[PDB]
Context: bound to proteins that are not shown
C1' cells in the first nucleotide's frame, strides 16, 4: 500500500 | 455471545 | 487433508 | 431439559 473507522487487520490465542 | 419472544434439532472426537 | 466446478 | 439460528431493547 490496502481493508477500515474511535481500534484493529495487515499471520502466530 | 447481558435481557425477552419465534423457529429447527436431540445422547457421540 | 490438496479438497476451491451455483447450466 | 441441552444445544444453534434470527430479531427488538438497552
Nucleotide at each position: 500500500a490496502g481493508u477500515a473507522g474511535u481500534a484493529a487487520c495487515a499471520a502466530g490465542a | 455471545u447481558u435481557u425477552u419472544u419465534u423457529c429447527c434439532g436431540u445422547c457421540u472426537c | 487433508u490438496u479438497c476451491u466446478g451455483c447450466u | 431439559a441441552c444445544g444453534g439460528a434470527a430479531a427488538a431493547a438497552a